[PDB]
RNA sequence: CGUGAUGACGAGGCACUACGGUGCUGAAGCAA
Numbered sequence: 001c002g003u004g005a006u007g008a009c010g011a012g013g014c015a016c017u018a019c020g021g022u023g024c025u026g027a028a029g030c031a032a
Base pairs, nucleotide, nucleotide: 009029012025013024014023015022016021
Other pairs, nucleotide, nucleotide, family: 010028tHS011026tHS
């Protein structure tokens, strides 16, 4: 530096909710 990674995570939204909180989704994701 490749690959690992068309993966994850991810600002924020679409949902319920006891109000401890929880699901679906998801941009950018580089350089000096």

The depositors describe the entry as "Ribosome-SecY complex". Shown are 32 nucleotides from a PDB entry: RNA (23S RIBOSOMAL RNA) from Escherichia coli. Method: electron microscopy, resolution 9.6 angstrom. The entry became public in 2008. Protein in the same entry: PREPROTEIN TRANSLOCASE SecY SUBUNIT, PREPROTEIN TRANSLOCASE SecE SUBUNIT and Preprotein translocase secG subunit. The work is reported in "Ribosome binding of a single copy of the SecY complex: implications for protein translocation" (Menetret et al., Mol.Cell, 2007). The reconstruction used 39,000 particles. The entry is indexed under Ribosome-SecY complex, protein translocation, RIBOSOME.